Context: one part of a larger RNA, bound to proteins that are not shown
C1' cells in the first nucleotide's frame, strides 16, 4: 500500500428560514402655497316691470369647456387715466392690429342685451305652442315692429234688478307683484331632554312654518319709580345678585329699588283768531368742501470667493419719514415690483356747510285735554312671581264709570299723605347683523389638514324626488419636456445619444418611509 469487516461520518435543496445588498411596489415624511380659517378699520346695507336673481341658446380664424358678452354678442360710442406693445384661458398656430396717439389695457357715463324665468296677450311639460288691435311693405300676403297680465289708489266715458241711486263695465294716469345674507318687529309654536320614572314644571317662547320692515328694528318723553328727601323719556354696558322671590318650595326658574358707565333732544294733533310763507322738514337745482370710482412721481451697490445660477462668504461703499411685504436660477435696504412721503380726475355717485325752488308751517292770544275706554264679573296669557294673602299689564266673553270739586299708581285691603295725568301720534345717537367692497391682522390649517370644493365642485356619481355627495395639488431655474440611431406591430415598453447642476429630476415626474413582493450572497434545514 491491498482486500473483506465492523465502527463513526460531512458534502445534497424539490422547498423553506434569518441576516445583509441591490432592486420593484406604495405614498408617509419633510419642505412648499393663486386655497381656507378667524377678525380689526372702513365702506355698502340692497337687485326687480327701464325686465332682476338664476338659467337656455348663442357668440371666436374656435371642434369642445371655462370666463366675457348678446343677433352690435371676449363687443359698439364717448370721456377721462395710460400706453410699446396686443387680439381672456386650456393652447399652440393662423390671419392681423399698434408704437407719440381711436393697438391693447384700466376707470366714469351712454348704446346694444335673444329666449326662459315675477314672466306681465293667452297656453304649457320653463327655455316652447297659439294669438288680438295698431303699424310697415320701390313686392303692401305672411313674416316683422309696438302695445295688449292680475290688484290697488284716481279720474274720464258708461251702467242693472229700481224712479233717482248704487253694483257692475271700458279707458287713462301712477303704484306693487318676484329675488336675497344675517340682525330686526309680529302671527303661530314643538318634542326628545332635566326631574335620576312620571303628569304639574322643564327643555323653551327654543327648533320650525308664516307675516312685513330698515340701514338699522323695536322702544321713547312719565297716569314712570322714590319715599316726605329726591329723580326725570327710551336703548345699551358694569354692578346690585345667583340676592328679594318664584318653585311636585323637586328638578329648576330669578327681579328690582339702588349705584358706576355709553349715549342724550325733544315735539305735533285732539282749534279758532292775530300775525301770516316767520323755525323745521323732505323732495331737488347750483356752489364750494371733502371722499370714492382710474391713476401720477417715489432713495441708494459695486468687487471677490463658491457655486449651474449669488440676494450667501468676505471686502469696502451708499439710501433710509422708504429695514411692511412680495419676486428675481441659494437667504437683496441698494436689481424688479412696491414700501414711507408727496400727489392727481373729463366723468358719475356719498356725504357735508351754502344757496335758489315746488310744498310743508313759525310765534302769538284765549281755548280744547282721547268712552265701549278706566273699573268689574268668567276663561285664558304676560309680568323672575305656576292663584298664592298677589298689586301691575293684556283680552276671548258678559258688562261699565268719573270729567282736575276728576283721575291713576305707591304690589291684598282701608286711611293720611306723595308722586302721576291713561284711553292721539311722531322722533337722532349711543344698540344687533354681514351677502357684499376695500386695506390690514393672526404664538390659525397647510392637501386624511384648512371649506363639501387650493385642481372647471355643489361637478362626477347616487336617488323618482326631497335630498345626497366624493376622489383628485409639488418635473425643471429656464421645456432647454429628450433632433438623431437601434429592438418592437409605422405598438406598449425599452436601449443608447443629447438637454440639464442633476434624467441618483422624463411627464405615473421634488423628497420618497412602512406594510407587501422578487434577485443576489453567508449560514441553518
Nucleotide at each position: 500500500g491491498g482486500u473483506u469487516a465492523a465502527g463513526c461520518g460531512a458534502c445534497u435543496a424539490a422547498g423553506c428560514g434569518u441576516a445583509c445588498a441591490c432592486g420593484g411596489u406604495g405614498g408617509a415624511u419633510g419642505c412648499c402655497c393663486u386655497g381656507g380659517c378667524a377678525g380689526u378699520c372702513a365702506g355698502a346695507g340692497g337687485c326687480g316691470a327701464u325686465g332682476a336673481a338664476g338659467g337656455a341658446c348663442g357668440u371666436g380664424c374656435u371642434a369642445a369647456u371655462c370666463u366675457g358678452c348678446g343677433a352690435u354678442a371676449a363687443g359698439c360710442g364717448u370721456c377721462g387715466g395710460u400706453a410699446a406693445g396686443g387680439u381672456g384661458a386650456u393652447a399652440u398656430g393662423a390671419a392681423c392690429c399698434g408704437u407719440u396717439a381711436u393697438a391693447a389695457c384700466c376707470g366714469g357715463c351712454g348704446a346694444u342685451u335673444u329666449c326662459c324665468g315675477a314672466a306681465u296677450g293667452g297656453g304649457g311639460a320653463a327655455a316652447c305652442c297659439c294669438a288680438g288691435u295698431g303699424u310697415g311693405u320701390u313686392u303692401c300676403g305672411a313674416c316683422a315692429c309696438a302695445c295688449u297680465a292680475u290688484c290697488a289708489u284716481u279720474a274720464a266715458c258708461u251702467g242693472a234688478a229700481u224712479c233717482c241711486a248704487u253694483a257692475g263695465g271700458u279707458u287713462a294716469a301712477u303704484g306693487a307683484g318676484g329675488c336675497g345674507a344675517a340682525c330686526c318687529g309680529g302671527g303661530g309654536g314643538a318634542a326628545c331632554u332635566g326631574a335620576a320614572a312620571c303628569a304639574u314644571c322643564u327643555a323653551a317662547g327654543u327648533a320650525c312654518c308664516c307675516c312685513g320692515a330698515g340701514g338699522a328694528a323695536a322702544a321713547g318723553a312719565a297716569a314712570u319709580c322714590a319715599a316726605c328727601c329726591g329723580a326725570g323719556a327710551u336703548u345699551c354696558c358694569c354692578c346690585c345678585a345667583g340676592u328679594a322671590g318664584c318653585g311636585g318650595c323637586g328638578a329648576g326658574c330669578g327681579a328690582a329699588c339702588g349705584g358706576g358707565g355709553a349715549g342724550c333732544a325733544g315735539c305735533c294733533c285732539a282749534g279758532a283768531g292775530c300775525c301770516u310763507g316767520a323755525a323745521u322738514c323732505a323732495g331737488u337745482g347750483u356752489g364750494u368742501g371733502u371722499g370714492u370710482u382710474a391713476g401720477u412721481g417715489g432713495a441708494a451697490g459695486c468687487g471677490u470667493c463658491u457655486g449651474g445660477a449669488a440676494a450667501g462668504g468676505c471686502g469696502c461703499g451708499c439710501g433710509a419719514u422708504a429695514c411692511a411685504g412680495g419676486g428675481u436660477g441659494a437667504c437683496a435696504g441698494c436689481c424688479c415690483c412696491g414700501u414711507a412721503c408727496a400727489c392727481a380726475a373729463a366723468a358719475a355717485u356719498g356725504c357735508a356747510c351754502a344757496u335758489g325752488c315746488u310744498g310743508u308751517g313759525a310765534g302769538c292770544u284765549c281755548g280744547a285735554u282721547g268712552a265701549g275706554u278706566a273699573g268689574g264679573g268668567c276663561g285664558g296669557g304676560a309680568c323672575a312671581c305656576g292663584u298664592g294673602g298677589u298689586a301691575u299689564c293684556c283680552u276671548g266673553u258678559c258688562u261699565g264709570a268719573a270729567u282736575a270739586u276728576g283721575g291713576g299708581g305707591g304690589g291684598a285691603c282701608c286711611a293720611u299723605c306723595c308722586u302721576c295725568c291713561a284711553a292721539g301720534g311722531c322722533u337722532a345717537a349711543a344698540u344687533a347683523c354681514u351677502c357684499c367692497u376695500g386695506a390690514c391682522u393672526g404664538a390659525c390649517c397647510g392637501a386624511u389638514a384648512g371649506u363639501g370644493a387650493a385642481c372647471c365642485a355643489g361637478u362626477a356619481c347616487c336617488g323618482u324626488g326631497a335630498g345626497g355627495g366624493a376622489a383628485a395639488g409639488g418635473c425643471g431655474a429656464a421645456a432647454a419636456g429628450a433632433a438623431c440611431c437601434c429592438c418592437g406591430g409605422c405598438g406598449a415598453g425599452g436601449g443608447g445619444a443629447g438637454u440639464g447642476a442633476a434624467a441618483a429630476a422624463g411627464a405615473a415626474c421634488c423628497u420618497g418611509a412602512a406594510a407587501c413582493c422578487g434577485u443576489g450572497u453567508a449560514c441553518g434545514u

An RNA structure (23S rRNA, nucleotides 1 to 525) from Escherichia coli K-12, in which 525 nucleotides are resolved. Taxonomically the source falls in Escherichia coli (Bacteria, Pseudomonadota, Gammaproteobacteria, Enterobacteriaceae). The entry has 51 different proteins, among them 50S ribosomal protein L32, 30S ribosomal protein S4 and 50S ribosomal protein L33. The structure was determined by X-ray crystallography at 2.1 angstroms resolution and released in 2015. It comes from the structure "High-resolution structure of the Escherichia coli ribosome". Crystals were grown from: PEG8k, MPD. An Rfam search finds the family "Bacterial large subunit ribosomal RNA" in it.